Record summary
The depositors describe the entry as "Crystal Structure of the Homo sapiens Mitochondrial Ribosomal Decoding Site (A1555G mutant, Br-derivative)". Solved structure of RNA (A site of human mitochondrial ribosome, chain three; A site of human mitochondrial ribosome, chain two), 45 nucleotides shown. Ions in the entry include potassium. The 2008 paper behind the entry is "The bacterial and mitochondrial ribosomal A-site molecular switches possess different conformational substates". The entry is indexed under ribosome, decoding site, RNA.
């Protein structure tokens, strides 16, 4: 290589939020 | 519960190409 494990972006989903603005 | 918005921040999963370990 591959395999497993990490980290970096960006992705989904959730919390905050029975809030907030807003249609 | 009639639709959607929400800088930074947390959780939980993915993640083409690439890091770092082993």
């Nucleotide at each position: 290589u591959u395999g497993c494990g990490u980290c970096a972006c960006c992705u989904c989903g959730a919390g905050c939020a029975a809030g907030u603005c807003g249609c």